[PDB]
Context: bound to proteins that are not shown
DNA sequence: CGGCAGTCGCCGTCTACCTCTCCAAGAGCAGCATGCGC
DNA sequence: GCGCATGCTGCTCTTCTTTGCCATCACGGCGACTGCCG
């Protein structure tokens, strides 16, 4: 930070799930 | 001592973007687990 | 029926530098240095 899911007073709250580094070779302006 | 000149190390050598592949295995010390034997 | 012995199989590192392997490296600037002649 996203989702999925419940509470939700509509301010949001709370549960689970998730990661990206080197060499060599060929091109195009 | 007092100059010399090779030498022998270290610095440096255009931006910006596309595509593919391949990135340490064998050997070795335990730790059991089941066959075989007397 | 109890002891020993050898193979699945966890488990957690290791992996150098000789008389060896190893082949070799551009082109310039610049700076020390380092044996070597006097």
């Nucleotide at each position: 930070c996203c989702g999925a899911a419940g509470c939700u007073u509509c301010g949001g709250c709370u549960u689970c799930g998730g990661c990206a580094g080197g060499a060599g070779a060929g091109g195009u302006a």

About this RNA:
Shown are 105 nucleotides from a PDB entry: RNA, together with DNA. The entry also models magnesium and zinc ions. Vishwakarma et al. published it in Proc.Natl.Acad.Sci.USA in 2023: "Allosteric mechanism of transcription inhibition by NusG-dependent pausing of RNA polymerase". The sample was in a buffer at pH 7.9.